[PDB]
Source information:
Entry title: Solution structure of a shortened antiterminator hairpin from a Mg2+ riboswitch. The RNA with a sequence from Yersinia enterocolitica has 32 modelled nucleotides. The entry is indexed under RNA. It was solved by solution NMR. The entry is an ensemble of 20 models.
C1' cells in the first nucleotide's frame, strides 16, 4: 500500500406437549 472468501443466521403459523414445516436475512474473518 490494495482486496475479497466464506460463514452464520433472523422470519411466518400450527397441534396437547416438545417441535415442526416453508422463507428469507444477516455476519465472521485473513492474505501478499
Nucleotide at each position: 500500500g490494495g482486496a475479497c472468501c466464506g460463514a452464520u443466521a433472523a422470519g411466518g403459523u400450527a397441534g396437547a406437549a416438545a417441535u415442526g414445516c416453508c422463507u428469507u436475512a444477516u455476519c465472521g474473518g485473513u492474505c501478499c